[PDB]
RNA sequence: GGAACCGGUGCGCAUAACCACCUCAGUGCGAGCAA
Numbered sequence: 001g002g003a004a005c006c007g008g009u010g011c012g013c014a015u016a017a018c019c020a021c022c023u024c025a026g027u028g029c030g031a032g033c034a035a
Stems, first nucleotide, its partner, number of pairs: 007022003011030001012033002018028001019026001
Other pairs, nucleotide, nucleotide, family: 008025tWS010018tWH010027tWS010028cWH014031tWW015029cWW017029tWW
């Protein structure tokens, strides 16, 4: 350098997948409204 796993981590409206991330764990997808 590469593929595929397990556990876990996001919506106030509103957290499915993928992607990403690893317990100071998420707004990339995804712009808005609200506070």